[PDB]
RNA sequence: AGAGGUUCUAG
RNA sequence: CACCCUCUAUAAAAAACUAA
Numbered sequence: 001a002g003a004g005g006u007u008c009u010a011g
Numbered sequence: 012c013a014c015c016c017u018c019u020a021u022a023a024a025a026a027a028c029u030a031a
Stems, first nucleotide, its partner, number of pairs: 001019005009030003
């Protein structure tokens, strides 16, 4: 650089 | 906007943070 993300929801 | 984590072509692991 780019992709994705849990701990209510959201990022 | 920002900030956290993890991967590096692959979607998936974790606990804080920020907001409400």